[PDB]
RNA sequence: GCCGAGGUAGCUCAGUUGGUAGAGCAUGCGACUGAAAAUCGCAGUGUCGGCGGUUCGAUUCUGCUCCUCGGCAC
Numbered sequence: 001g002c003c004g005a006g007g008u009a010g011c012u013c014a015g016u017u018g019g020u021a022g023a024g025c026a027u028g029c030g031a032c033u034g035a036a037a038a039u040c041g042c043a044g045u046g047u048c049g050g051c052g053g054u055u056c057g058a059u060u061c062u063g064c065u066c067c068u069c070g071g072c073a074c
Base pairs, nucleotide, nucleotide: 001072002071003070004069005068006067007066010025011024012023013022019056027043028042029041030040031039050064051063053061
Other pairs, nucleotide, nucleotide, family: 008014tWH008021tWS009023tHH009045cWS015048tWW016059tWW018055tWS018060tWS022046tWH026044cWW033035tHS049065cWW052062cWW054058tWH
C1' cells in the first nucleotide's frame, strides 16, 4: 500500500426480516461454611465503535472515518 472478516454487557460471542437486545463463563446479596467451593433462591448490568444519510423510527439499511483481526505483498 492492497484484498477479506469484524467492532454488541467483565470475557467470548448470538439476535433484532428496522420498533433502544440475550446466552455461557465472571459479578452482588441470602442460605450453608471458621472462612470458601459446589449447591439451591434472588439480582444487576450495556449512550449495541465515532460522524452524517434514507426512514415516523436504526444497534439493525447506506456513505465516510477510527480501531482490531487475517490473508497478499513493498

Solved structure of RNA (Thermus thermophilus tRNAPhe) from Thermus thermophilus, 74 nucleotides shown. Taxonomically the source falls in Thermus (Bacteria, Deinococcota, Thermales, Thermaceae). It holds a match to the Rfam family "tRNA". It comes from the structure "Crystal structure of human mitochondrial PheRS complexed with tRNAPhe in the active open state". It was solved by X-ray crystallography to 3.05 A. Crystallisation conditions: 0.2 M ammonium sulfate, 100 mM MES mono-hydrate, pH 7, and 30 % w/v PEG-MME 5,000, SMALL TUBES, temperature 292K.